An RNA: 24 nucleotides with solved positions. The work is reported in "Insights into the structure and RNA-binding specificity of Caenorhabditis elegans Dicer-related helicase 3 (DRH-3)" (Li et al., Nucleic Acids Res., 2021). It was solved by X-ray diffraction to 1.6 angstroms. Protein in the same entry: Dicer Related Helicase.
Context: bound to proteins that are not shown
RNA sequence: GGCGCGCGCGCC
RNA sequence: GGCGCGCGCGCC
Numbered sequence: 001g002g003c004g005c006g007c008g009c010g011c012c
Numbered sequence: 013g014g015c016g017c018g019c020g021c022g023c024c
Base pairs, nucleotide, nucleotide: 001024002023003022004021005020006019007018008017009016010015011014012013
């Protein structure tokens, strides 16, 4: 750097 | 569900 994927916070 | 931030995981 590529590709895929979690969780949290904010506004709606 | 949208958009913006964070933190992290897997393979290479």